[PDB]
RNA sequence: AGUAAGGUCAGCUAAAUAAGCUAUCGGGCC
RNA sequence: AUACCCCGAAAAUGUUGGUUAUACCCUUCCCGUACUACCA
Ligand code: MET
Repeated sequence: AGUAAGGUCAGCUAAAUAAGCUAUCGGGCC
Repeated sequence: AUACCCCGAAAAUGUUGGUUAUACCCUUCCCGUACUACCA
RNA backbone atom coordinates (compact mmCIF):
# COMPACT_ATOMS: atom_id res chain seq x y z
C1' A A 1 0.00 0.00 0.00
C1' G A 2 -3.59 -3.64 -0.74
C1' U A 3 -6.81 -7.91 0.98
C1' A A 4 -9.11 -10.99 4.71
C1' A A 5 -11.70 -11.27 9.15
C1' G A 6 -13.65 -9.80 14.03
C1' G A 7 -16.55 -6.38 17.02
C1' U A 8 -22.03 -9.52 22.27
C1' C A 9 -23.79 -8.76 30.78
C1' A A 10 -18.08 -5.60 34.56
C1' G A 11 -15.06 -9.80 32.54
C1' C A 12 -14.99 -14.19 29.44
C1' U A 13 -17.54 -17.41 26.43
C1' A A 14 -22.25 -19.61 24.35
C1' A A 15 -26.48 -18.74 21.87
C1' A A 16 -29.52 -14.59 18.82
C1' U A 17 -36.18 -17.37 23.76
C1' A A 18 -29.38 -12.95 24.11
C1' A A 19 -27.73 -18.02 28.30
C1' G A 20 -23.89 -19.96 31.60
C1' C A 21 -19.62 -18.88 34.57
C1' U A 22 -16.88 -15.29 37.23
C1' A A 23 -17.38 -10.49 38.73
C1' U A 24 -21.45 -7.28 41.12
C1' C A 25 -25.47 -6.19 44.74
C1' G A 26 -28.75 -8.05 48.90
C1' G A 27 -29.54 -11.86 52.58
C1' G A 28 -28.07 -16.24 55.29
C1' C A 29 -23.77 -19.23 57.39
C1' C A 30 -19.46 -17.77 60.81
C1' A B 1 -15.20 -12.22 61.95
C1' U B 2 -13.30 -13.11 56.73
C1' A B 3 -13.37 -16.51 52.72
C1' C B 4 -15.52 -20.90 50.85
C1' C B 5 -20.58 -22.13 50.81
C1' C B 6 -26.20 -21.42 50.48
C1' C B 7 -30.68 -18.27 48.69
C1' G B 8 -32.09 -14.33 45.64
C1' A B 9 -31.56 -10.13 42.42
C1' A B 10 -29.27 -7.29 38.67
C1' A B 11 -26.33 -7.00 34.39
C1' A B 12 -24.76 -6.70 26.79
C1' U B 13 -25.32 -7.32 20.67
C1' G B 14 -18.85 -1.71 18.06
C1' U B 15 -21.28 1.82 15.41
C1' U B 16 -24.43 3.53 10.45
C1' G B 17 -28.44 2.73 7.76
C1' G B 18 -31.22 -0.96 5.20
C1' U B 19 -33.16 -5.62 5.56
C1' U B 20 -42.19 -7.57 5.07
C1' A B 21 -40.45 -6.71 10.39
C1' U B 22 -36.32 -7.96 12.77
C1' A B 23 -32.08 -11.13 14.59
C1' C B 24 -27.43 -14.01 13.60
C1' C B 25 -27.73 -10.75 7.55
C1' C B 26 -26.18 -6.79 4.25
C1' U B 27 -24.16 -2.13 4.50
C1' U B 28 -21.88 3.25 6.78
C1' C B 29 -18.28 4.47 10.04
C1' C B 30 -14.65 3.35 13.95
C1' C B 31 -11.11 0.39 17.11
C1' G B 32 -8.19 -3.76 17.08
C1' U B 33 -6.54 -8.14 14.46
C1' A B 34 -4.64 -10.91 10.18
C1' C B 35 -2.04 -12.05 5.49
C1' U B 36 0.50 -10.17 0.98
C1' A B 37 3.63 -6.29 -0.90
C1' C B 38 6.97 -10.21 -5.77
C1' C B 39 10.98 -10.77 -10.48
C1' A B 40 14.75 -8.26 -13.15
N1 MET C 1 20.59 -8.82 -15.21
C1 MET C 1 19.55 -9.55 -14.49
C2 MET C 1 19.27 -8.90 -13.14
O1 MET C 1 19.85 -9.27 -12.12
C3 MET C 1 19.94 -11.02 -14.32
C4 MET C 1 21.38 -11.25 -13.88
S1 MET C 1 21.86 -12.98 -13.97
C5 MET C 1 21.78 -13.26 -15.73